Solved structure of RNA, 93 nucleotides shown. It holds a match to the Rfam family "Enterovirus 5' cloverleaf cis-acting replication element". Rfam classes the family as a cis-regulatory element. About the family: This family represents a cis-regulatory element found at the 5' end of Enterovirus genomes. The element has a cloverleaf like secondary structure and is known to be a multifunctional cis-acting replication element (CRE), required for the initiation of negative strand RNA synthesis. On this family, see Barton et al., EMBO J 2001: "5' cloverleaf in poliovirus RNA is a cis-acting replication element required for negative-strand synthesis". The PDB entry is titled "The crystal structure of coxsackievirus B3 RNA replication element sD-loop mutant in complex with Fab BL3-6". The 2024 paper behind the entry is "Structural basis for a highly conserved RNA-mediated enteroviral genome replication". Method: X-ray crystallography, resolution 1.54 angstrom. The entry became public in 2024. The entry also contains Heavy Chain of Fab BL3-6 and Light Chain of Fab BL3-6, not shown here. Crystallisation conditions: 0.2 M ammonium phosphate dibasic, 20% w/v polyethylene glycol 3350, pH 8.0.
RNA sequence: GGUAAAACAGCCUGUGGGUUGAUCCCACCCACAGGGCCCAUUGGGCGCUAGCACUCUGGUAUGAAACACGUACCUUUGUGCGCCUGUUUUACC
Numbered sequence: 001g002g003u004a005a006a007a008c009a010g011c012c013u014g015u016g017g018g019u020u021g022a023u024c025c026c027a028c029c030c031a032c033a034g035g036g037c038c039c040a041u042u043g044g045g046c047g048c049u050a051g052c053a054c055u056c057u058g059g060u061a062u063g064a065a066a067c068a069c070g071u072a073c074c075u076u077u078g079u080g081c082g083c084c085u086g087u088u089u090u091a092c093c
Base pairs, nucleotide, nucleotide: 001093002092003091004090005089007087008086009085010084011035012034013033014032015031016030017029018028019027036046037045038044039043047083048082051081052080053079054078058074059073060072061071062070063069
Other pairs, nucleotide, nucleotide, family: 021025cWW040056tWS040076cHS050082tSS055077cWW056076cWW057075cWW063065tWS065068tWS
């Protein structure tokens, strides 16, 4: 240098300060300041043309059918899985 695995961070953008290494130096943290988009809004979420499953919110089409039932879908909420980037690790080359 590379390969693989379990992690961590990511809506977007600043401004400080810290961290911990002599300086440095990014990563993490912290504070602050804003700016968007979405939702089920006294609040909550947003790394993804890399999406999938279930679940909800709200909807569509259809069966003589506005709901309920069946069928085929969309959307939203939540959760899990997947994915991208960045960084730190562990196994290996």